[PDB]
Context: one part of a larger RNA, bound to proteins that are not shown
Order: sequence, then C1' cells, then structure tokens
RNA sequence: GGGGGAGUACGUUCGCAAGAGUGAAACUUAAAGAAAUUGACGGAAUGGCACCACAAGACGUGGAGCGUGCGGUUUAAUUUGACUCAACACGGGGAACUUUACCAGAUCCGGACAGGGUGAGGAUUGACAGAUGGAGUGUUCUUUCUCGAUCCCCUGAAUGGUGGUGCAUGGCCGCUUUUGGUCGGUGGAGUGAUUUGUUUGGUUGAUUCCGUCAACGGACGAGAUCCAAGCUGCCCAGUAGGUGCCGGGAUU
RNA sequence: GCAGUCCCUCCGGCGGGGAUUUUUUCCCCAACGGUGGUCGUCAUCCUUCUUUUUACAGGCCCCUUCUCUGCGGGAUUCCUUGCUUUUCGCGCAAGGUGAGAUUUUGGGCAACAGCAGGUCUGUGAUGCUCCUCAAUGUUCUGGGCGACACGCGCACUACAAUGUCAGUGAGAACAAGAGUCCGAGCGGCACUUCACAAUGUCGCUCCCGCUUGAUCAAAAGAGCGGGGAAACCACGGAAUCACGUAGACCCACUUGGGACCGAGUAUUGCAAUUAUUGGUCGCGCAACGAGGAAUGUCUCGUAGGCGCAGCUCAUCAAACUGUGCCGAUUACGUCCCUGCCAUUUGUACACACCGCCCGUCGUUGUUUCCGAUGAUGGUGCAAUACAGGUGAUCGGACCGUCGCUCGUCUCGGGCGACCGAAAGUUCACCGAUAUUGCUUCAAUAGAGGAAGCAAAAGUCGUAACAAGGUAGCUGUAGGUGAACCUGCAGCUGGAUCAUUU
Repeated sequence: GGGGGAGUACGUUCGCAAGAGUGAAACUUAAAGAAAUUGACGGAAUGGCACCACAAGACGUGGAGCGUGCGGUUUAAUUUGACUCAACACGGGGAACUUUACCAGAUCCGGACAGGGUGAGGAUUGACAGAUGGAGUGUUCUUUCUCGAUCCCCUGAAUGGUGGUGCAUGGCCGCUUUUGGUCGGUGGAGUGAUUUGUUUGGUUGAUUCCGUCAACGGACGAGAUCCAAGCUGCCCAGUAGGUGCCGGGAUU
Repeated sequence: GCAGUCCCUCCGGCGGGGAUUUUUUCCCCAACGGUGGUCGUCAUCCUUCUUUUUACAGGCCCCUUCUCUGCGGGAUUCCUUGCUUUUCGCGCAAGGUGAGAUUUUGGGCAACAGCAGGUCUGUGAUGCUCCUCAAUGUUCUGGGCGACACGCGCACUACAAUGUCAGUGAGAACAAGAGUCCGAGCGGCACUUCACAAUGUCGCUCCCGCUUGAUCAAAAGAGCGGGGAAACCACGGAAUCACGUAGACCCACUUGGGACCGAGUAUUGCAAUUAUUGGUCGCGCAACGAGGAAUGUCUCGUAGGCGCAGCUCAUCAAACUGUGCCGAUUACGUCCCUGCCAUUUGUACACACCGCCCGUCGUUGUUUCCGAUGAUGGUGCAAUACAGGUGAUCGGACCGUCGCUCGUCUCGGGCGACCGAAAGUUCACCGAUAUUGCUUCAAUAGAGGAAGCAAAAGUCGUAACAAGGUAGCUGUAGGUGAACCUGCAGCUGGAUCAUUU
C1' cells in the first nucleotide's frame, strides 16, 4: 500500500502543560511522484567577445521652428498593413484626378458557355433637335430617321473585381543574428533520451590552428571565394573626345 | 625702379694701405678663383604662326609620358629584432625592407534550424471565402486619404561673428540625356470643296528628350540660328561647397531669423480650385539666443561638416542612392555597464523567470464538523402493572345412586345416605400484554453558529525554484491589510564531500 481530503475530525486514550498516543469517513480528484536526459534559464561560476557594449570622448537630438511619417483627432473618403530592438520618410507611399483601396453620383460590361425561349413581317448600334442628363452618353424621353443581330430574354452558368482573410498558403522578404556555426557517417559510449566525435591545454578574432585527445573519417558553413580598393618607366595597346620641343617675332 | 639678366673681397690663397686690443681684429682694395652682389633672363614675353567658301582661326619632322581601359604585378606578419613560451609549437609583438602590412581595404557572398513576423499593397504564385452589372466590376465625374486640442517618430533649419551682408577667389567629383510606332507639330500629296469644312494619304520634322550661341527686358521671362544620339566629342578645356582677399555691422535681435504674407509676373498640369513649382518686390523683429528629465548615433583624408550627382519626377523632396569638397579627440583598452557566444553549474522551468508560481479579501458555488438545543427508533435491560391460562385447592349445581322411608297408582311423595359430578371458588405459577422507568443501541434536526472544499477573468498584496532577493527546510517556539517572517536546536536540493608542503 493512487493522489487529494487530514493525520483530521469534541473520535478516543496518555500527558502538569505543551501536545503526544492512537486515528477516520464524508468530501474531492488524474494525477501525484522518481531519476536521468536534453534543452531553457539564473538577482549563478569561468573564459571571452561587441561603439544599437562600454570606455576617451566626439557630434547631435530632445526644447525651437519648419516637413514628412506616425499617433490622435473628422468624414461620405479619410484603402489599409505594419508598432521593442525587427512599426513610426516603411509600405518602391515624392497621393491633385488618376493614383486608391474609400464616399458620392453616373454610365459602361470586358455578363466566358450552354440550355430554353424571344428576336429580323425586326432585337439592336446609333442619333439630331430639343426633353432629361456632371456630361451635344440617347443615360432616359418626346419626336423621328438612321442602324442592323453581332439581339434580347430569361433559365443555368459565368466572370472583371485594388472583393476578404499572409494563422489558409507558395514565393518573397524581415527577424532570429550577425551571431560561428551545422551535420551526418561509420566507429565509439549509454537502457533510453542522449552522447561522443565536436574537447581539457595551448593558439586563433574565428569552428582559426596547434595540441591534446574513442574516434575515425567525411560534408556545408568559418577559412575560403568573388566585386570593388589603394601602389605600378608599359609588363598589355592607342587616342583625328589623352599629354610634349613643332610657328613666327620681343625680354619686364 | 639703368640699383637686374650680369658681375664676382663677400670669402679664401698670395698680398697692400688705413683704422685696430696689431690674435686671418675691422674697413678699403688689386689680381685670381669661387662664392657674394641689387627684383628679375636653370630663360622671361609678345604676337598666338597662320588661317578657315561659314561660329574656325599656331607650328609641326612631330613625341609618347600623364587620359580612358584591357593585361598583369605585388605582402609572406616574407625579414629584423622582440616574448629563449614547448624540448619541439600552432603562435604573438615590435621593428625593417616595406606604395601597400591587419582575416591589408570596402563590400558581395555566405551554415543550420528558427520566427501562424511581415508578406492579400507586386504578382499573369495562389486556398478557402465574397460581389459580377439596378456589383464594391469598369469607366467617368467628383472627391478623399493632405482635414488641427493635441501625443509622438524621424528629418530639416534657426537661434548667429565662430556670424550675418557686399563683393572678390583661375577650386571638378561622381554621374546624367535624342524610344517605337504610315491624319501630333510642320510639310507635301490625295480627294472631297462655288468658298469653308472634310476626309484620307504620304512625307518631313515624329505626337522632335538634353540643349548651345544670344537679342530685347527690373526681373524672372519671352527667342532666329546652332549644337549634342551616353556623347570623355554640344549642354563638360567650363563650372564643383564651406576657401582665401577688399569693403557695412564700433556686437546690440543688429534685425540674428525668417516661419508670416501682400499685391504683382513666369512656368507645370486636362484640372491645382486640399495654393503643383518658380518669380518679384515689399515684408516681417512669430517661435527660435542653441533646448529639461531624458536622449541618438560614432574610434580614419576619417567623425564631421560641407556641399553636389542620381531618380521619384507633368510638375514637385529636407527621402531615396550615390558624388565630391573640406577636414579631427582618445579609445585603442577594458570588461565594468549594457549586451552576444562559449565553458561551467543550480534548477519543482520546459511554450522554456515578460517561467513556473503564495496568500487575503470580494464573490460565487459547495462540503464534511464543533457546538446549544432538538428528538425518534430500535434492542436489550429493569420495575411495576398484569389478560389468559396451565397447574393448585376447594367446591359441588347437574346427574346419576343407594338404602330406607312416607304414602302407594308398588307409583308418587318423605328421610338420610351414596356416587360421579359441571358452575363456582381457590393457590402457587407461566405469563400475554401494557405501563412505567431505565438502559443500551441506532437513526436523526433545525437554525444560531462553526469550520473545511471548490470555483470563477472580482479584490489586494506575494513566497518557493537560479546563494531564488543574507535560501529552502525540520522540529520547536513566537511572531503578523495578503502571503510570511524571526529566534533556538537541527538539516540539507543553499552557490556542500578539499593544501597551511
């Protein structure tokens, strides 16, 4: 002999007195625990390292005025995203319209393809003049002539769409992190996760090397590369878009 | 200013005079030589020689050297020296050669995971998800995002002699620009057309981008002719910003300053009317005298100032991305601060301390007690009460009987007696029940109240863990808006198993 309830309860017995001894159920709940491991982290070591470290300081913001951007604060509209470093002159945003998403108004369809019906004894484009337009757009209409199915109509369907979500998503890009790193392989170790290797010592700025060394071996990073950069009697070839005695005449 | 190109006691060798401290003391001075000599001729100037049938006006046998830009060099801590590090070292400093010395320069590139960042504002990358035309499509129009109590973020500028003004200076980066495409402008043609308009064509100039010479104007602005294709050739032999020199201000808002603005002219654009921009002259004394608590960046021809390319761009940046011109403290360390790696550890953390995570109250929702009173049940138990009755003891109707009798119907009646023999009575005793009381046992109330639980995003404070905030922690003891804290003795998961050599 789950956990919690509670080691408690007038439960009970020692005890001067603490309180001990002894000792629950109700009620409740899905875990609680343990060691290791790695990671994370520390108002924890050590060893470094950096001018969004600091340090010598150095100049400047902040206050000011101006701008833009932003916040806010109106609108019809103020398309919005994005707010620590990593919003906030960013949004390739140096908006007159346009942009642009937003409002208002107004026509336009760019309503693919069907199905069906209507349509040329006429859909319809177009329209003067006016009427009615922001508007000589017939938008609409009176009027009436052009014009001519390429129609309209619905019934399906369909699309442009800067119409939404970027936690629905590529891509892209910012941030990580500007950090020196990252591996796997076999090998090794361990039950395991895991680990080593890859590190303790040196060195390096450096995962740079030595060295040490249960690794051994590899790989991409780091090296490294590459563009640009500084020096170049030509060591390259010219200049009729480089520089030079070449003219003729004087010495203030 | 002829005092110069040219010449040489200035000096010295060899000398002389003078002065003299007479010592190469000084002056003057010849020759010599060379310095020296008083601005200039290691050569200075002019004229550009000429000269061009149209914006040009030396020469050239010429000479490659500065020039674009292609090749290609070159540094290796190479070396010296300096740390005798290790025994060897991989290294490291300082110094040298050394244009150029350090992972040389500025970049570019750059691992691996990672970050529902951001990415519907590209996307003719798009889920899912909307409208599709009486749509938020599309155009068109017109507006807006640009509206000023304010709170900010960057920038920019001023506040000023260190300056401002007027003028004067022989200062180059770096790097732009002329699109195509048969009614733009122009022109020709075509046809229409009484004349126009028209249309159409063709061609040019191409819907003609930078732009130069320069006239006429206050001025900006108006312009024939030219020129240049990214052109090192025209806008590029000039001409980059703060320099340096002469003049106003005898440093006070001087007006520092210009926000502010008024007519006025030029330009952009279809349109500025949410002044497109310039221009002009007046014109300002706005704020603003350099800015608090705070605070931002930065350690080499560079900070930094200062200015200019380049594009956004019809038209417009203090932006963007460059260019230049000018031009520097100490820092060179340190590792503090503040932060990143890494090595180490502690860890109840693990989404990883902007981590978990304590307690009060308020509140809610509960749940078990404590208690005062509560009260029922049962059992048992007791005590009485005590039905019934079993048994006890009579008793003794009823009945039967006997013997006798009186009378005789030998039947009836009288006597006694007999017998069994009910009812009744009676005693002990069981003992129902009941009552009564106990007693035990078991159930159990209700509100006052007590106390826990649980919950929730109310409320208010916060330990434990990283020495976890001079710590947990155990027991004890005691302490208090909330937890928790102190002491004493302990005891460790305290940041715990260790030297005087």
Molecule: 18S RRNA OF THE SMALL RIBOSOMAL SUBUNIT, nucleotides 1485 to 2251
Organism: TRYPANOSOMA BRUCEI